[PDB]
RNA sequence: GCCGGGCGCGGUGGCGCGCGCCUGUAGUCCCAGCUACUCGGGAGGCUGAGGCAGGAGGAUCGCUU
RNA sequence: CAGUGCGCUAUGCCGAUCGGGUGUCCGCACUAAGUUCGGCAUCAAUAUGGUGACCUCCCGGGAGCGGGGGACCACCAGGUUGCCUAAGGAGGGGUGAACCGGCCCAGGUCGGAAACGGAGCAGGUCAAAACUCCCGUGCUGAUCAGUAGUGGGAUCGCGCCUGUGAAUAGCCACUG
RNA sequence: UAGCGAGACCCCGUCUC
Numbered sequence: 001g002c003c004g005g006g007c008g009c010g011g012u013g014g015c016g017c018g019c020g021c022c023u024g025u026a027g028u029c030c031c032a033g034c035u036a037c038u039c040g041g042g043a044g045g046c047u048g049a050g051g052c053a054g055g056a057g058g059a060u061c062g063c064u065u
Numbered sequence: 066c067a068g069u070g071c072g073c074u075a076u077g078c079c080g081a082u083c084g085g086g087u088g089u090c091c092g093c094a095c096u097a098a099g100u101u102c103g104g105c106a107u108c109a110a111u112a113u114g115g116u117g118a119c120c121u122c123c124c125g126g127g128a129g130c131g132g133g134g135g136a137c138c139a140c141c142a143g144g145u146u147g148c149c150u151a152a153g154g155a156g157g158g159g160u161g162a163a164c165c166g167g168c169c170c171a172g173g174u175c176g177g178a179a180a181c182g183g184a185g186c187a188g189g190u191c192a193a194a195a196c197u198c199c200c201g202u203g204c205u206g207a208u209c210a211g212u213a214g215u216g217g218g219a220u221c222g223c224g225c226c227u228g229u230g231a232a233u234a235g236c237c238a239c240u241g
Numbered sequence: 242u243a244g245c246g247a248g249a250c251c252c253c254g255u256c257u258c
C1' cells in the first nucleotide's frame, strides 16, 4: 500500500454511518466513535497496489416519441 | 336506419294497374205482418112480455086451501136507444149445495071423513137468486225465430254489381 | 419496442509508489 464498488433515498457543519436497489474479488470481521477535522478505534489477513485515459455488459438516472 | 328515384326493359283499349260505388263477414244498431204464455178488465137508459120473491087489502072455507085489488124488489126475454166506453156481446158453459133459485117431486110427512091439498127430502130439471169458467173485446206483462230492411262496422278468402282510361309492373342500384 | 444525455463490473491504453 490493498482486503469491495456503485446508485438512490436518508443522516451529519463534515466524517464515521442508516434504509432500498444493483453488482464483484483466490482474499474481512468486530466496535460505535472521530469532534470544527475529509478514515474514529480495535482484531485479523494479503504484497503488488494505487492513480489516470480508451472499448463491452446489469440495474438505475435523465430524457422522451 | 335514412335518402333517392334515375336509367333500362315485357301482356293489353286482341282494354295492364286502377279510380268511383254498393250487397256476403258482426255478442251489432233501430222496426214491429207473426211464433208463445200470462195479468188486468169488460157501460147504461127505454117500450113490450115473462120469472122469482116480498109487502098491503078485500072475498069464500071446518082445515090443507080457494077468488080477487094494489105496492115493492131482483133477475129475464127481446123491440127501440144513449151526456156510454181504452172495450163493454142481449155468446157458450158449470155449480145452484150442509137449509137460501125456480120447477117436477117417489116415499115419508102435515091438513082432511075422504077427494085432495100444503110444506118439501131423494132424484130429476133450468131465458129468469147468487156464484163461476170459456169465447169475444180492450188495456197489458212476457215468450219471441227456416222475421227482413239497412245502418254502422268490415274489406286479402267468397260468390257479387258497375266502370275509364297512356300507365301497369320487373332489374333496382348508388348515399351517409 | 426503439433512439439520445448520466451509471456497476470487466477488457484495452498511459502514469505514480
Base pairs, nucleotide, nucleotide: 001046002045003044004023005022006021007020008019009018010017013037014034015033028043029042030041031040048258049257050256052254054252055251060247061246062245063244064243066241067240068239069238070237072236073235074234075233085227086226089222090218091217093216095214096213102206103205104204105203106202107201108147109146110145111144115140116139117138120135121134122133123132124131125130154200156199157198158197159196160195166191167190168189169188174183175182176181
Shown are 258 nucleotides from a PDB entry: RNA (Canis lupus familiaris RNA, 7SL, cytoplasmic 1 (RN7SL1), SRP RNA) from Canis lupus familiaris. Keywords: ER membrane targeting ribosome Signal recognition particle, TRANSLATION. The entry has 53 different proteins, among them Ribosomal protein uL23, Ribosomal protein eL36 and Ribosomal protein eL42. Method: electron microscopy, resolution 3.7 angstroms. The entry became public in 2018. The reconstruction used 45,800 particles. Primary citation: Kobayashi et al., Science (2018), "Structure of a prehandover mammalian ribosomal SRP&#183;SRP receptor targeting complex". An Rfam search finds the family "Metazoan signal recognition particle RNA" in it. Rfam links the family to the GO terms signal recognition particle, endoplasmic reticulum targeting and SRP-dependent cotranslational protein targeting to membrane, signal sequence recognition. Rfam describes the family as follows. The signal recognition particle (SRP) is a universally conserved ribonucleoprotein. It is involved in the co-translational targeting of proteins to membranes. The eukaryotic SRP consists of a 300-nucleotide 7S RNA and six proteins: SRPs 72, 68, 54, 19, 14, and 9. Archaeal SRP consists of a 7S RNA and homologues of the eukaryotic SRP19 and SRP54 proteins. Eukaryotic and archaeal 7S RNAs have very similar secondary structures, as represented by this family. Eight helical elements fold into the Alu and S domains, separated by a long linker region. The Alu domain is thought to mediate the peptide chain elongation retardation function of the SRP. The universally conserved helix which interacts with the SRP54 M domain mediates signal sequence recognition. In eukaryotes and archaea, the SRP19-helix 6 complex is thought to be involved in SRP assembly and stabilises helix 8 for SRP54 binding. The Signal Recognition Particle Database (SRPDB) provides compilations of SRP components, with phylogenetic data and structural illustrations. Many sequences below the threshold for this family are clearly closely related, but are most likely to be SRP RNA derived pseudogenes. The human genome in particular is known to contain a large amount of SRP RNA related sequence, including Alu repeats. While the threshold of this family is set high so as to minimise the number of hits to such regions, it is likely that some remain.